[PDB]
C1' cells in the first nucleotide's frame, strides 16, 4: 500500500413524492441500494 | 466531516405489559382499571489495572 | 544455551532510577474515521529447523 | 555446539 | 532465576436525575435540583400530574 465497518459529495435507481393512464412521463424535498474520491 | 468504535464488574434498574370501549375496513391513535421484583442487548455514571497464603504446567 | 521461522505477548498520560519497580490523572489502550490471524520495535515460547 | 554425567538417557550454559 | 492458571477473604460500584433509613428469600416510605401542563396567584411562589434513556424473550 491492501482487507472490513461507518458517513460527505456527484450520478443512476426506487422501496419516496408530484397527477391518476393505477403504471406510466419528470424528480430527489424527506427516506434506502449500485459506483469514483478523501480523511 | 458526520457517524461506529472503547476492561471488569456494579440493581427487586426505567421503557418494550395486560383487559374494557370509540374512530379506522384494518395498521394506528385516544379514554377507564391492575401492575411485580424472571432471564438478556445497547447507552449514561463509578474504582482498578492489584493484596493478604497455598497448589500446578513449561524452560 | 544461541541462531534463524509459522504463531503469540507488550505498546495510555507526567515524575523518581539511562536499564529492573513504584507515585497520581485516567481508558479520548501505538495508527487511516475505528478495529482485525495485516502490517510498526521488543520479547516469549514450541523439538519447526541448525549450530 | 559445550559442561557434569561410563552413558546415546538426564541437568544446567 | 522467569512464565500462566486455580481457591477463602479483603473491595469499588449494589446506583438509570439523585440522597437518607432495616432488608437484598423480601415492604418501601421522606425529602432535594431541573423542565413541561392546568389551577391559584398582579407577579414571586404553591398545589394536582407528567418527564427525567430505548429494546427482545420458547427452555432444554
Nucleotide at each position: 500500500a491492501g482487507c472490513g465497518c461507518c458517513g460527505c459529495a456527484a450520478u443512476u435507481c426506487a422501496u419516496g413524492c408530484u397527477g391518476c393512464u393505477u403504471g406510466c412521463a419528470g424528480c430527489c424535498u424527506c427516506u434506502g441500494a449500485a459506483u469514483u474520491u478523501u480523511g | 466531516a458526520a457517524a461506529u468504535g472503547a476492561g471488569g464488574g456494579u440493581u427487586a434498574g426505567u421503557u418494550u405489559g395486560a383487559c374494557u370501549g370509540u374512530a379506522u375496513a384494518a395498521a394506528u391513535a385516544c379514554a377507564g382499571u391492575c401492575u411485580u421484583g424472571c432471564u438478556u442487548u445497547c447507552u449514561g455514571a463509578c474504582c482498578c489495572u492489584g493484596g493478604u497464603a497455598g497448589c500446578u504446567g513449561c524452560u | 544455551c544461541c541462531c534463524u521461522g509459522a504463531u503469540g505477548c507488550u505498546g495510555c498520560u507526567g515524575u523518581c532510577a539511562a536499564u529492573a519497580g513504584a507515585c497520581a490523572g485516567g481508558a479520548u489502550a501505538g495508527g487511516u474515521g475505528c478495529g482485525c490471524u495485516c502490517c510498526c520495535a521488543g520479547c516469549a515460547a514450541u523439538a519447526a529447523g541448525g549450530g | 555446539g559445550c559442561g557434569g554425567a561410563u552413558g546415546u538417557a538426564c541437568u544446567g550454559c | 532465576a522467569g512464565u500462566g492458571g486455580c481457591u477463602a477473604c479483603u473491595g469499588a460500584a449494589u446506583c438509570a436525575c439523585c440522597c437518607c433509613c432495616g432488608a437484598u428469600c423480601a415492604a418501601g416510605g421522606g425529602g432535594g435540583a431541573a423542565c413541561c401542563c392546568u389551577c391559584c396567584a398582579a407577579a414571586a411562589g404553591g398545589u394536582g400530574g407528567g418527564u427525567u434513556g430505548a429494546a427482545a424473550g420458547g427452555a432444554g

Solved structure of RNA (Single guide RNA) with a sequence from Scytonema hofmannii, 222 nucleotides shown. Released in 2021, the model rests on cryo-electron microscopy data to a resolution of 3.8 A. Protein in the same entry: Cas12k. The 2021 paper behind the entry is "Structural basis of target DNA recognition by CRISPR-Cas12k for RNA-guided DNA transposition". The depositors describe the entry as "Cryo-EM structure of the Cas12k-sgRNA complex". Keywords: CRISPR Cas, RNA binding protein, protein-RNA complex, RNA BINDING PROTEIN-RNA complex.